An RNA structure from Schizosaccharomyces pombe, in which 75 nucleotides are resolved. The reconstruction used 250,000 particles. The entry has 38 different proteins, among them Ribosome biogenesis protein nsa1, 60S ribosomal protein L32-A and Eukaryotic translation initiation factor 6. The entry is indexed under 60S Ribosome, nucleophosmin, ribosome biogenesis, fkbp, RIBOSOME. The structure was determined by electron microscopy at 3 A resolution and released in 2022. It comes from the structure "Ytm1 associated 60S nascent ribosome (-Fkbp39) State 1B". Taxonomically the source falls in Schizosaccharomyces (Eukaryota, Fungi, Ascomycota, Taphrinomycotina).

[PDB]
Context: bound to proteins that are not shown
């Protein structure tokens, strides 16, 4: 405390 | 090799079609 | 009908009543 | 039973 894990890929 | 990834601001305006219910 | 899909679109994270009001569990 | 600000039927405290 206007901050916090929405995935910039896996398995087959 | 296929089959996954579950996730969207609210109001207005507008079709015209299917199923389901 | 009421219900999900649904050609399509406008728009300043716009806005002055319209809440649908059913299922379901979990704390206590 | 007041609590759920999606608990949504698969459906509100490990």
């Nucleotide at each position: 405390a206007c901050a916090a894990u929405c995935u910039u890929c896996u398995c087959a | 090799u296929g089959a996954g990834g579950u996730g969207u601001u609210g109001a207005a305006c507008g079709a015209a079609a299917a199923u389901u219910u | 009908a009421a219900a999900u899909u649904u050609a399509g679109u406008u728009u300043g994270a716009a806005a002055u009543c319209g809440a649908u009001u059913g299922g379901u569990g979990a704390a206590a | 039973u007041u609590u759920u600000a999606c608990c949504a039927c698969u459906u509100u405290g490990u």